[PDB]
Context: one part of a larger RNA, bound to proteins that are not shown
RNA sequence: GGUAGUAGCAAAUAUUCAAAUGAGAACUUUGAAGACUGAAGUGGGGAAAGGUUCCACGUCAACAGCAGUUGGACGUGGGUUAGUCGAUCCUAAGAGAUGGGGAAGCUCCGUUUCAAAGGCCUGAUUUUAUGCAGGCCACCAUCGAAAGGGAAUCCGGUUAAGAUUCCGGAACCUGGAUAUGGAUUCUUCACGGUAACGUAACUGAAUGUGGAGACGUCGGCGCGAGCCCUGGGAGGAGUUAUCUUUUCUUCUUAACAGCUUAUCACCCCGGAAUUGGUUUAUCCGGAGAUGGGGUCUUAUGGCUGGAAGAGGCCAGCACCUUUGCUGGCUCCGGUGCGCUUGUGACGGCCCGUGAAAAUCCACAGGAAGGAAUAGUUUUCAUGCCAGGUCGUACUGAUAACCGCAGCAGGUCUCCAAGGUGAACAGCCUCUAGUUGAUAGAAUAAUGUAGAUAAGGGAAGUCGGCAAAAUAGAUCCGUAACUUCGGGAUAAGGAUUGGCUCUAAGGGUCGGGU
RNA sequence: ACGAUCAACUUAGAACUGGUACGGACAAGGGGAAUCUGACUGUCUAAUUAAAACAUAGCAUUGCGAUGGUCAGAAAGUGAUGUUGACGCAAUGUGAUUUCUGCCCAGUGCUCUGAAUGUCAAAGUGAAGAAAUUCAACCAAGCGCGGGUAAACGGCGGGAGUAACUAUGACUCUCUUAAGGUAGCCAAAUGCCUCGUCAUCUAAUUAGUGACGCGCAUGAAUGGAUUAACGAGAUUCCCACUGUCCCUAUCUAC
RNA sequence: AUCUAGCGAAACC
Numbered sequence: 001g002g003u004a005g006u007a008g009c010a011a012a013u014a015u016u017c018a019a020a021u022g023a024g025a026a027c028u029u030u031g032a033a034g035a036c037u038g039a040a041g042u043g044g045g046g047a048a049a050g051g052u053u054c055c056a057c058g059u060c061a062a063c064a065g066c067a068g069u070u071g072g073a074c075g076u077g078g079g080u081u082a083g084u085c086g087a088u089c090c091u092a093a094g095a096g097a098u099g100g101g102g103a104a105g106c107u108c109c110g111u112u113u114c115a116a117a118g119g120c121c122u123g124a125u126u127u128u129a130u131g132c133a134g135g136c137c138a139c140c141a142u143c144g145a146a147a148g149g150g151a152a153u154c155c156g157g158u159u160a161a162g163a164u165u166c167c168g169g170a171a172c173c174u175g176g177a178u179a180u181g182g183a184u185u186c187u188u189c190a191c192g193g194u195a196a197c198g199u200a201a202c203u204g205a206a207u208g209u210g211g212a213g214a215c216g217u218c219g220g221c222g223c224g225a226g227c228c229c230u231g232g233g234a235g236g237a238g239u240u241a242u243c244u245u246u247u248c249u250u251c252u253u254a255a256c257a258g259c260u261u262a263u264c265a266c267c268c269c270g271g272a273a274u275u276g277g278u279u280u281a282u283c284c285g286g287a288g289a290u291g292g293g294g295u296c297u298u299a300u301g302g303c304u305g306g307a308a309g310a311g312g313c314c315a316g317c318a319c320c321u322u323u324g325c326u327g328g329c330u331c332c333g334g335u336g337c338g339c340u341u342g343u344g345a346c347g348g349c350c351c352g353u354g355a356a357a358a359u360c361c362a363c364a365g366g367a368a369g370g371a372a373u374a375g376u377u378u379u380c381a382u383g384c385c386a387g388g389u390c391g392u393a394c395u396g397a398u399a400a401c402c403g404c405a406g407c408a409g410g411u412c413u414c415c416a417a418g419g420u421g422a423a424c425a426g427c428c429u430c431u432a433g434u435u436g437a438u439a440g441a442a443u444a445a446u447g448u449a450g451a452u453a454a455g456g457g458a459a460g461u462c463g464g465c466a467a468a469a470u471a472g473a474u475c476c477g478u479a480a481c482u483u484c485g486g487g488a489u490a491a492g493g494a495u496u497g498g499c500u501c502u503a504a505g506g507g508u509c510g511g512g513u
Numbered sequence: 514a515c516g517a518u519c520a521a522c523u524u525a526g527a528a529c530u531g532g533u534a535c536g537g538a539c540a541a542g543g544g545g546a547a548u549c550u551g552a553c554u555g556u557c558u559a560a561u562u563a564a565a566a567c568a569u570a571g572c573a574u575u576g577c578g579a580u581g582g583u584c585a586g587a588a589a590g591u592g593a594u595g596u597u598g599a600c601g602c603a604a605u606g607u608g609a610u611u612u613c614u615g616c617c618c619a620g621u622g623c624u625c626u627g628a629a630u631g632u633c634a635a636a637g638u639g640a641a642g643a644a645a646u647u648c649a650a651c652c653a654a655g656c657g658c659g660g661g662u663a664a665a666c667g668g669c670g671g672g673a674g675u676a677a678c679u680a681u682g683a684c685u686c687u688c689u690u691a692a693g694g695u696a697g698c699c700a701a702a703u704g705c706c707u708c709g710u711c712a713u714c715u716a717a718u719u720a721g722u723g724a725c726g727c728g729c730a731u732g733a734a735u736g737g738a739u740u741a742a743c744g745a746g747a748u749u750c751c752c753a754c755u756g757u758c759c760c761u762a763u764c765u766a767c
Numbered sequence: 768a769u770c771u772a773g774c775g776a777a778a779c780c
Stems, first nucleotide, its partner, number of pairs: 001780002008774002015033006034435004043415004049395002054078005063071002083172002085391003089149002094143002100109003119137001120135001124130001153170005173387004179382003183376003189369001190199003203368001207364006216349004221344007228336001229334004233251006256305005265295005275285003311330007350354001401410002417429004438772004447767007455759002459757001464754001472496005481486001483609001497530002500527006506519002510515001531535001543752007550744002555567002571607007582594004611738003615669003620666002622662004627658001631656002638649003670688001672686002697731001698728001709725005
Other pairs, nucleotide, nucleotide, family: 003778tWS004777tHH005006cHS005775tHS006776tWH007775tHS010767cSS011398tWW014034tWS021025tWH022024tHS022069cWS025069tWS026438tWS027066tWW037042tSS038429tHS038431tHS039430tWH040424cWS041431tWW047396tHS048396tHS048397tWW052054tHS052080tWW053393cWH055160cSS060063tHS060071tWH062073cWS064406cWS071406cHS072399tHS078161tWS079080cWH082392tWH083152tSS086146cSS088150tHS090357cSS091145tWH091356cSS093144tHS096111tWS096141tHS097111tWH097112cWH098113tWW099110tHS100590tWS102587cWS102588cSS103105tHS108588tWS112117tWW113115cHH114590tWS121122cWS121134tWW122134tWS145148tHS145355tWW147412tWS148355cWS149357tWS149358tWS151173cSS153164tSS154254cSS158163tWH159161tHS170255tWS177383cWW178383cWS179378tWH182201tWS182377cWW193195tHS194268cWS195267cSS196294tSS200201cHS200380cSS204366tSS204367tHS205366tHS206365tHS213358tHS214357tHH215356tWH220345cWW235313tSS252310cWH253307tWS253308tWH254307tHH255306tHS261300cWW263297tWH263344tSS264296cWW270290tHS271288tWS271289tHS272285tWS272286tWS272288tHS276289tSS278282cWW279281tHS281346tWS298300tHS308309cSS308310tHS318321tWS350352cHS352354cSS371372tWS394400tWS395400tSS397411tWH403407tWS421423tHS421425tHS426539cSS445768tHS453756tWH454756cWH454760tWW457755tHS457757tHS458464tHS458465cWH458466cWW458755tWH460757cSS461463tHS468754cSS470542tHS471536tWS477491tHS478490tHS479488tHH480487tHS482485tWS483485cHS483740tHS486741tSS497537cWS499528cWW508517cWW511515cWW516517cSS534537cHS550565cSS552741tWS552742tWS553569tHS557564tHS558562tHS558563tWH570608tHS572664tWS578598tSS579597tWW581595tWW582602tSS586588tHS586589tHS607734cSS609740tHS610739cWW613733tWS614734cWH617691cSS618665tWH628657cWH633653tHS637650cWW641646cWH642645tHS663666cHS668692tSS674684cWH675682tWS678680cWH682684tWS690692tHS694695cHS694732tWS695733tWH696732tHS696737tWS700707cWH701703tHS704706tWS714720tWW715717tHS718720cHS733736cSS756760cWS
């Protein structure tokens, strides 16, 4: 080349009308309508991977298996801001130098070993670039987690594209310097409380000890947060032939700070059988219950500050007004086997009992130092300075990752509205998102996917394969056999809508010296 | 000798009502009687086999008391078990429960202070030789000998004569054995012949089930027999149900 | 499937 303008471009319900742009519109944009994903999403973010795909302007030769005016394409630029988010640090399973031994050797073993393996403060100063003073430690490279451990930041605004990073306000932590005020000292190193313990402080070396870091899983219970539901009121919008005090929507309060607030646990008094207290769950009490007073942790909540000045919802007037200006409201409840999540005190399970280290604190000890126009604490308050490096855009997938590709595959995770309903099922809807997948016409055979079927009822076939039948829940009934646990939803059989009622089942609520 | 007040969804009942419909869409077990098989839950041949295979708990055997067992490494002043110690580690087999696990140590393996002039290498010793060398004695372990051991590998017979039936053969005899297949089970997923025979199931059955058993070629932790529950395992029958079929037809989307 | 506009392979020979 022929095949051949042929096979095909048919999964993921679905498009349509107008206008604009343009040479040209099934496919671009905007409006309108119709639909879908239906919160285990076709939504909002991330981990790996990719690497600029993000965004804007220009633009359509190729690519987007039709088209293209569009694009994750092409051309040109723009964009990633951190003391607090990560890395960085720590150790994990493990990897791995050294010392040393082995091996012809590349190299192997080994990781504290059979090594002379080591650097830290002096109690605080003028013969001190502080050491030429004592004194202590028996440890022993280093790498190894962007899901483990870990110092500390939130809100509001802001871009075409950045944000816990920028701006505004408000914090906090670490390291450093360093005064003031308070506290403490004439009893030198605080005082109170019976105590549990309290406080604005309230010396504290070597060394030792203890705690935190630091931990499984399931169950019910209780509490909190946010969501959901709902009442009143103050706004705005929808509907209004009729009905509807109606349907929807706004009504918010962050980190951080002060004051308070709790199950548990503990302390004091008291002395218990007529045993009491008590959990949904049955544990506790002369090893001191019940009870009466208290103490504590601050999970968590409340109030206040932050902070209404912000954010939100409106109104009126300005209406190329610089570009807004002014004003109002942003309030008070309730409810619960609700949903999600955090958490507490318990219970169950194990021949399974469910990391380490860095790091920080406390205690014990008592070295050493300090009381008179002053020393100590910078563990009380306030004040001053600094906080480096690297990452940071975007996708995270029916088009940004891997699968030769813009492939119905594969690829880890968080959030999570209403109704039906047991339900995170299926079905419908809200927020948000998409409407992408070559189209148009016609409706032959044969297909694929979905169905229905008189009478018969497995006669079909290797074989009831495929399909149909059954199905939730309530009540009844429930055989053989059995390892006594089951079999068991055995088998079988009734009932179920709507409307209008009725009867039960709670919480707050109290006593006659 | 006393009730304001607030809130919730559960259950039960009743009347009325309707083209007797009502878990009205959605959602949602077919059931029973048996047999083979593996206890179960679990795992697996990615891309043709999900099983009866593997694992499992349970059972049992073996080695080992540390200068050790089993296993690494070229070596090592090296390793795993081992941060271990017989209620442990290591190697195996079988595969829950119930009930049982028979006989055989000849073979082969394994093992044993077991016998120490059977065999025996190197070194060493003795002789002869000029010496190379040759010859000889000694000669460890192992093999040989002997013993143990089958929940080690394994194996587990023929014929004849016999009961006052005809064959049948408790019994008996030799033939070889190490013992001669025990309890059990079976035309079994193991039986050739074979579609075995009988019964049952059907109208009819090379199917199924129950029996029977001289079983080509069943059989006891290479586990025998059973077994509740369980199984996307294999198989038979019955009820329900249906376009599987008689026997086809019609509709929708693509 | 068929017909159309667009797009447009391969096995094989």